Entry title: Crystal structure of the TiaS-tRNA(Ile2)-ATP complex.
This is an experimental structure of RNA with a sequence from Archaeoglobus fulgidus, with 78 nucleotides shown.
An Rfam search finds the family "tRNA" in it. The literature on the family includes a 1993 paper in Trends Biochem Sci by Hou, "The tertiary structure of tRNA and the development of the genetic code". By type it is a transfer RNA. Rfam's curators write: Transfer RNA (tRNA) molecules are approximately 80 nucleotides in length. Their secondary structure includes four short double-helical elements and three loops (D, anti-codon, and T loops). Further hydrogen bonds mediate the characteristic L-shaped molecular structure. tRNAs have two regions of fundamental functional importance: the anti-codon, which is responsible for specific mRNA codon recognition, and the 3' end, to which the tRNAs corresponding amino acid is attached (by aminoacyl-tRNA synthetases). tRNAs cope with the degeneracy of the genetic code in two manners: having more than one tRNA (with a specific anti-codon) for a particular amino acid; and 'wobble' base-pairing, i.e. permitting non-standard base-pairing at the 3rd anti-codon position. Rfam links the family to the GO term triplet codon-amino acid adaptor activity. The family has 954 seed sequences and 5,335,975 matches in Rfam 15.1.
It was solved together with Putative uncharacterized protein.
Crystallisation conditions: 0.085M Tris-HCl pH8.5, 0.17M sodium acetate, 28% PEG 4000, 15% glycerol, VAPOR DIFFUSION, HANGING DROP, temperature 293K.
Lineage of the source: Archaea > Methanobacteriati > Methanobacteriota > Archaeoglobaceae > Archaeoglobus.
The structure was determined by X-ray crystallography at 2.9 A resolution and released in 2011.
The 2011 paper behind the entry is "Structural basis of tRNA agmatinylation essential for AUA codon decoding".
Sample source: in vitro transcription using T7 RNA polymerase, sequence naturally exist in Archaeoglobus fulgidus.
RNA sequence: GGGCCCGUAGCUUAGCCAGGUCAGAGCGCCCGGCUCAUAACCGGGCGGUCGAGGGUUCGAAUCCCUCCGGGCCCACCA
Numbered sequence: 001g002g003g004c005c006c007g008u009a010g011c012u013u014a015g016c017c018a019g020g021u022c023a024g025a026g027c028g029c030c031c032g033g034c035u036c037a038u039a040a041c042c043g044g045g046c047g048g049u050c051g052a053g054g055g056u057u058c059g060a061a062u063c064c065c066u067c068c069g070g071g072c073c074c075a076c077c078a
Base pairs, nucleotide, nucleotide: 001074002073003072004071005070007068010027011026012025013024020058029045030044031043032042051067053065054064
């Protein structure tokens, strides 16, 4: 100089390329419960508008543009 990946609640993640219950879940946390039988889903609650900006559409986390941040590969020059 070119080619890819990846970013959804504090973490780890479904859904995303079959776009129309725009948001499911486990841990954590807050709050309770069980039991002085070590105990492999005990519960409830808060919590995300789906990386940022932008466009298509009756509509996107979900298709396209580009940006930020992680990270990767192939060549070239020397």